Context: bound to proteins that are not shown
RNA sequence: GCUAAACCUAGCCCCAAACCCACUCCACCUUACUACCAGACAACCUUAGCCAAACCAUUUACCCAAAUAAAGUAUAGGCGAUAGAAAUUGAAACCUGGCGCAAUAGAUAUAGUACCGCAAGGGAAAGAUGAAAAAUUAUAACCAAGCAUAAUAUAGCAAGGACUAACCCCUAUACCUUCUGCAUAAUGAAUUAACUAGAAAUAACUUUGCAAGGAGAGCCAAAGCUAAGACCCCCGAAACCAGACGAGCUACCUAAGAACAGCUAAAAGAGCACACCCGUCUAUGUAGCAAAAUAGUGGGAAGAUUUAUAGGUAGAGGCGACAAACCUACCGAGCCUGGUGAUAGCUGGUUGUCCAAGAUAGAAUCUUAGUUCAACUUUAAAUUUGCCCACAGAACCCUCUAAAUCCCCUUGUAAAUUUAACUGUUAGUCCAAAGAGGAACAGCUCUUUGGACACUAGGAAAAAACCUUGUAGAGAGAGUAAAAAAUUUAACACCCAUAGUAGGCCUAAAAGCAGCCACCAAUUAAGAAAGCGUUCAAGCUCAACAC
RNA sequence: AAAAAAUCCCAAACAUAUAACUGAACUCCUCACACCCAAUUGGACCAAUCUAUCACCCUAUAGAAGAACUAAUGUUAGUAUAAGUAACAUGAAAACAUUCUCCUCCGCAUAAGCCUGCGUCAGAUUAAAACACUGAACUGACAAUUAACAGCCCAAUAUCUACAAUCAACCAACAAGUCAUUAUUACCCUCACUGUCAACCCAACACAGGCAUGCUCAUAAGGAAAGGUUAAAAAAAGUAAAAGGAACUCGGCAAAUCUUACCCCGCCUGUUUACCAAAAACAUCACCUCUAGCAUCACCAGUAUUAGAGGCACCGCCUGC
RNA sequence: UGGCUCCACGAGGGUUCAGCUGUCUCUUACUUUUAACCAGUGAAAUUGACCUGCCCGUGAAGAGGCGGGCAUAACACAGCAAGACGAGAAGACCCUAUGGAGCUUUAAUUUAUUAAUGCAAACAG
RNA sequence: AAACCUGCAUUAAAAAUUUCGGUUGGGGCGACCUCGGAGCAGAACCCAACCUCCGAGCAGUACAUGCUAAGACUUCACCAGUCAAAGCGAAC
RNA sequence: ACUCAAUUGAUCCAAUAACUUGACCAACGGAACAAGUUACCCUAGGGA
RNA sequence: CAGCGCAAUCCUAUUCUAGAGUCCAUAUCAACAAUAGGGUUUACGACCUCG
RNA sequence: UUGGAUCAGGACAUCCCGAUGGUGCAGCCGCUAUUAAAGGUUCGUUUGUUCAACGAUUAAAGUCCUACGUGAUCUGAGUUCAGACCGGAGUAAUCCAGGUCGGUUUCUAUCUACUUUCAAAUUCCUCCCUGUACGAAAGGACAAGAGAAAUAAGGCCUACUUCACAAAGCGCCUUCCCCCGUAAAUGAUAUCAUCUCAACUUAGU
RNA sequence: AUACCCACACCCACCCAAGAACAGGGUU
Repeated sequence: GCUAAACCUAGCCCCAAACCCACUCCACCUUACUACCAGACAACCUUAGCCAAACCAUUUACCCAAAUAAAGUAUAGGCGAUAGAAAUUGAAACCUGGCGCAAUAGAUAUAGUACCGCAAGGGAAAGAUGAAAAAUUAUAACCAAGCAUAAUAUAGCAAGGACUAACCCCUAUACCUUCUGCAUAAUGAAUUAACUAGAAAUAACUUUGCAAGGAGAGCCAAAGCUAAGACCCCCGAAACCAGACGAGCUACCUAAGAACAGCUAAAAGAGCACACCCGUCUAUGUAGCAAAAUAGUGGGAAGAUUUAUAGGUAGAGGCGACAAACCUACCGAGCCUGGUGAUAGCUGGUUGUCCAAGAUAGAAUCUUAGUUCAACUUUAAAUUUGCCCACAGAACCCUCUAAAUCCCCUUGUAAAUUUAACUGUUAGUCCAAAGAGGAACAGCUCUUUGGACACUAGGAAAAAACCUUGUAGAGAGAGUAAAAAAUUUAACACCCAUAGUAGGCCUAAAAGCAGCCACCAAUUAAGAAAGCGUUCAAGCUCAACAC
Repeated sequence: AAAAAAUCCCAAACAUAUAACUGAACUCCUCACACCCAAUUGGACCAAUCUAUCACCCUAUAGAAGAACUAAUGUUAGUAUAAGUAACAUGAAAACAUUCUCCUCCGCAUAAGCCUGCGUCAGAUUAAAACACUGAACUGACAAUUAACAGCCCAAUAUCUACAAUCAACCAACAAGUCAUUAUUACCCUCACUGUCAACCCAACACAGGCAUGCUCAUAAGGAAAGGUUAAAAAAAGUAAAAGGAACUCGGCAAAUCUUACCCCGCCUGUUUACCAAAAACAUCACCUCUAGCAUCACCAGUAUUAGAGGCACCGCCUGC
Repeated sequence: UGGCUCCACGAGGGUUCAGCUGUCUCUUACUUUUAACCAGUGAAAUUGACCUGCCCGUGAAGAGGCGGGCAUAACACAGCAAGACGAGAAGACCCUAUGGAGCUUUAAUUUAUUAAUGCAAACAG
Repeated sequence: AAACCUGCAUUAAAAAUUUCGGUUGGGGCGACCUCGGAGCAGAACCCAACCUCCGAGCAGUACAUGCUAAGACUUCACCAGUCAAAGCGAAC
Repeated sequence: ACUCAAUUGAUCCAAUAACUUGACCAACGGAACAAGUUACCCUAGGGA
Repeated sequence: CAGCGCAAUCCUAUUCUAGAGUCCAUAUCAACAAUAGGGUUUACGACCUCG
Repeated sequence: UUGGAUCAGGACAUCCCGAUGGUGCAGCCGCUAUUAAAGGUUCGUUUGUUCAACGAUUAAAGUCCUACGUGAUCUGAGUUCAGACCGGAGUAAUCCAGGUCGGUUUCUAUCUACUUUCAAAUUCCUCCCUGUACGAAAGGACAAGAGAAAUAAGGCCUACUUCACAAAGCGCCUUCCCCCGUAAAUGAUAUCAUCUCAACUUAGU
Repeated sequence: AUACCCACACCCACCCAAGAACAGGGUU
C1' cells in the first nucleotide's frame, strides 16, 4: 500500500425412531427417450486370490437371526500358524439426542455437474457487506510469503562479542536423515499458509473401596478381589485374483466398393517415373510445429499393392510373412473396479518445555539389511555385603622361556546381590601393545588388553580416535595443565734409493713385479717386493737411511 | 659426507638485555547450583480445544481428546527464483475507394466428422499467445440452411438365373469373376418426413501432423515468408572460390558429379521391432516330412492330384537309401 | 540325407578405377533465419540459505566457505564453457530381498479338466 | 444285442500351483556347512573368523550297562550335555 | 555310574499290548514334499 | 574415475670395485648386493579365466 | 575404460636448438656427464585392451602429469546390451571376456573464472672463412659475416587471387636482451702450492 | 631496457574506415 488477509453459515457425520419411493399430457429395449405388421432368443451352476504361517504346497477369522455367561472351554489343526462350539444360562429396550464437523473440515457434492477417457470408469474447484442496495457517499485501523515505499561500496554459513559508530577488529566448517565418522561435492528441503503420523491385552506397578473373603448371577481367592490411571505410528512397490469394459489406434479376417498420370515395354509379384504408400541416409528439432515432426536424399508405385465403409476375433485370451510384434501415445501379458488401508526384515518421515540414568561379551537362525535368548542398560522393591585386595594357593609336558590373570583376609570405600516390569543397543572406528592368517618386517583382514571417539573444552596449522581436561550458571577476577624441531658435512707428507743378482724352479723368455720354494744378504741405511707399466725386460712410487 | 614432478615459493621475520611470562568450560575466588551424551528408560511441567463447575479484558480446579510440525522428491493453495529471459506475431503504399509485389504441393464440391463456431446489432465490453476505436475468432440479442439433390423403399406363394470384365470386336488367358425372371393371386390411394450454415474434423491449442472420393494440373480458385532497426560472435540453411582433388574421416558421411570392376550374405517381388535395430532375420515359389478314408456352422457345401501340421528356401549339378 | 555352382536382384556388409567436389591442406566472401537493440505479449527445468575470489595445505580422501598467505570501490550489457563431483531423465555395473514376473524342463506337488480303455451301473436276446 | 449317460479306477495329452538354502572378487570346475584335536591367545576361564592340517558318523567288553537320591559342573542364552556321596537291591 | 578325544539328530508323526524303535532330517537347532533361465525383464534398496 | 601401500618385486640415481673394455675398476659398460626416490603385487582351491 | 578434433596448462628425469667437462675426442660424426624448459617437436598407409608396424621427411618427430587434461565444445570404439546369425555350451529356455552386422540422452548458462599479458623470434639450408685448421690420404670443421627460406607473433590491400564504395589469403610487410655449466690470475689457513662456501680479479658471470 | 598508452561537460541529430547495446572519431 498493493497482492492479500480475516468471517458463519450452507450442509454434513453418528445414533434413536419408523419398514421407503416411483401413472399430468407425449416419447422411451430399433441407432433408448423413435405414433403405426408373422415373432418363437430366453433366467438359475462351489468364488478366487491377496494375506498369515517370517518361503510355500494342507491350512489361515469374515453378522446368520438373544446381550451376558459357560469359554477362548470341549474339539479341530504341515496337532504348526491358527481355527473353535454346544448342552446350559439369561437382561434392559422412553425418536426428536451430540465433551460430532464448521468451507483443505464434515458426504465426492454448490455436482456425480464441469472436465478427463472409445468405453467400463475417474472426478473437481468454490460462498462470505448491511436492518435496509428502492442506502454502493461501500464493507475504518492493523496480520504470511511476494513486492513497493527504499539497488549497491573491500571480507567471506552472514552471526556473535562488541563499539561513540551500519561496516571495519576478534571468534565461529548450514540443518535434517542415513553410516564407525558428513563443512562435506551422500539423501531431502524455493518459500508461505493450512493439513499430515503410537490405536490394545495378560502380568506387574500406583492410588481408593471391601476383606478370608471380593465382585450389581457367571469369576477369582493359601491376602485376596473390585474399580480407575498408566505401554504398542505414517507414506510408498512391482504383484495376485474376481467381475466388467475395449479391435473408431493396431494385428488378421469378412462383406460389398474405390484408386493407380505419362514413357519404355510386354499380355511381366517388369523398368523409369507422378498421385499415393513406406521411412534408407544426413541435418534441423529435443518442454520441438510434433508425447516421433520438418527439409533434402531415398524404397515401392498393376500388385503378397494402397485405401474409405460396416462387421468379427478380448486378457488363463486375441491376432501374428516370430519382431516375444500388436491388441486406444508405460503389453514378458490391456484397462477399469473390487478384494485393498494387499504386502514390503526395504527407503523416507514421525510434531511442546525441562531434568535425570544411559555404548561394543556371545549363541542359534533359509541366518549375518532381520529376529529370539544372553550380556549390557533403565525403573521399582528387597536384602547384605560389593569393589579395592596380605600371605597362602592354581601341571606336568616338547628342553627352556613374557606382560600378567584367577583366588583373595586387612584396608580404603559404597555399593553389590536378589525380586518385579519392560524396552533399546551391538561388523563399531582409530591409537598403544601382544599376536593370528602355507615359518608374509610394511600394508589388508581377523582376535586379545587398554584408551579415546559416537559427551565438554584447551593444545598439536586446518583436525571424531594423539596430548591436556571432564558435572554443567553469572563475572570486564586469579592460579595452572598440555603446548614453539633440530641440523652445514672431505687440504696436506717432506726427502731419498747404488748393490751378492735375472735368488732357484717351470716356462719361447716371463727378471721383486705369471706361478711355486726359501725368505737370507754387502753398505751409515733398502721388501729375495707393498702397489702400478712392459709379449718379457726397462722405468718407476712406497717401506729404509739421514732430514 | 647426495638429490629431482608436474596451477604458484609459501607466515612475516630475528644469532646479543640477566626464565620469567603467555595459556582451558581444570582448580580457586563473589554469588548460584536439577540446568552440556546416541538408541532407550524414569520423571516434573505444559500450549490450544471441548465438557463439569468457576470465572467475566480470558482465568481456576478437574474430566475428555482428530490434543502441538525447520523436513516424508508430503497434499492443496498463494507467490517468488530462473526472467521481463526463452519463445511468439503484421507484404507495401494509399482517398482506406484501391493498387502493387510475391507465393500457390493448392483450390472447389461430396463423403465422414463437428453442431452455429469471423452474418447483423449492441456491449460497464475488452487478451485471441502482438494489436485493436469500426473494437473482434469475447459477451448478449436477433437473424438463418426452403427440394428437384440425398436419405427414408417394395403384397404373397411358387418358379426361374451354364456362357466374365477389359472401347468387347480381334486375339490371349486365369486368379473364373461387379449387375436377368416368369406363372397366378392381390392392388389403380398419391409427392409426406429428415439432411442442407460456417473460416469446420482427429491430434490437450487458431498445432509445419493425420484426413476418403470427384474435378482444376496451374489456376477463372485460394493465399502472405519480413513488428521496426542494426548487419557482432556462436548456431542453421543456401550460394560462390585461387592452386590441389579424399591428402578429411571409423567409413567418399555430407556435398559435387552422373560413374567402372568385384567379394561376403540373402534366390528374387514382398514382410518386421508404430517411438533408437528394414537386416544376413521372417515369408517365398520349388522340394521334403508328418497326420487324416470323411459331410449339414471352421476345415467344406471340400474328399489323398485333397486337407492339415511342419522343415527347408527356387532352379541346375552332385549324394544318401 | 548331405555338399557346390549360378541368372538376375539388394536404401544388406566390405573393396576399387575414373570423375567429382570446401571433406581436407586452409579456410574465405555474401545472402536468409537466428542474433543484438526498440515496442507488445510472456513460459519451463532449476532453487537449503548465500554478503558466491585466487594459490598451497588439510579434510568421508576432488574446498568459494576450514588453516596459512595473496588479491579486493560499487554495479550492469554482451561472449565463453574450466568449475559449482552443473540440471533433467534414461541406462550401465554388481550386490541385497526367505520381493515379483516371463519362459523352459527328466524341479516338486497334482488330474479337478480332456481323451483313450477297464469294471460297475444300465439296457438287455 | 449294442450304445448313451453315471460312478470308480488306469495311462496319456494339455495345463495348474509353487520354489530357486548358505560360504569361497565374479564365472567355470571343485570344495565346504555337525562334532573332536593341533598351529591358536605362552600362566583361572573364554577368545584369532577366513585360513593350514589330521580325524569322527565306530567298535569292543558287560548284561544290577538295576532302581533311587544330597550337592555341583555346563561349550558364554535356551535346548541339550556332565559328575555324584548316601540309600534299597545286588556283587565280594 | 565300562573302555573310548569326537563316534552324534529335537518336536510332530508312524509302528507297538506294553516296553521300545524309526531321518548321510550330513543345509547336522532339522520347512512333510519344489530345478534352470531372463541380454524382454520389473520393484524395493545398497555399493562403486 | 579418485584414493592407501618403510615387506616382496620392478625402475631410476648413487654406494661397493668383482668382472668386461688388447694393458687398464671408474672413455664407456657392469654381477652378487647395499642406501635413497617412484610404480606395482599381496593371507590362501600352493586350480582355470575374467574385472 | 580409452583414442581422435579443438585448446592446451605444467613438470625436467632434455628428443632438437645453447653453453661446459671427459673421451679408447686427429678432423667430421659419435659416446658420456654437468647446465638450460626461452622456443620447437611433421605428414601419410594398414591396423587397433584405440596400439604397433610400414612409407616419406625433419635441427627433433621427448618422457610424463593434468578426473581418457578437456564429451552442459564435438566424435569413434569398448563397458553391453532390445534384432540377427556363425562357432562352442545346454534336454530346453538360454548362455559364451569368443566372430560379425545393425542400433536415441538432453540442457534456453544462475554463480565462480575468463574474454587484446599491448610490445625482445626461433630454426634450417646455401654462400663466405675453405677446401682452411686437421690428416699419410680418404675425408673434413669451427667462431665471424652475408644472402635467400619456413614457422611463429603482429599488421596491411599496391598488385595477384576469392572478389569490388569492402572483407579475405594463396598475396605483401616488419620482428629488437642475457644467461651461470665452467675456464682462468693474484693469494692465505697449510710463509711452496692452490680460481676462494678465504679476503679477491677477469671472461657473457 | 626501450617502445606503446596520455589534453577531454559542443553534441540534439547526421555521418563514420567506430560499434551487439553502450562507447568512440568526424560534422569547417
Shown are 1417 nucleotides from a PDB entry: RNA (16S mitochondrial rRNA, DNA (31-MER),16S mitochondrial rRNA) from Homo sapiens. Rfam match: Bacterial large subunit ribosomal RNA. The family is grouped with related families in Rfam's "LSU clan". The reconstruction used 123,267 particles. Keywords: mitoribosome, assembly intermediate, large subunit, LSU, mt-LSU, RIBOSOME. Released in 2021, the model rests on electron microscopy data to a resolution of 2.9 A. Taxonomically the source falls in Homo (Eukaryota, Craniata, Boreoeutheria, Hominidae). Primary citation: Lenarcic et al., Nat Commun (2021), "Stepwise maturation of the peptidyl transferase region of human mitoribosomes". The depositors describe the entry as "State A of the human mitoribosomal large subunit assembly intermediate". Among the 55 different proteins in the entry, which are not shown, are Mitochondrial assembly of ribosomal large subunit protein 1, MIEF1 upstream open reading frame protein, 5-methylcytosine rRNA methyltransferase NSUN4 and Growth arrest and DNA damage-inducible proteins-interacting protein 1. The entry also models zinc, magnesium and potassium ions.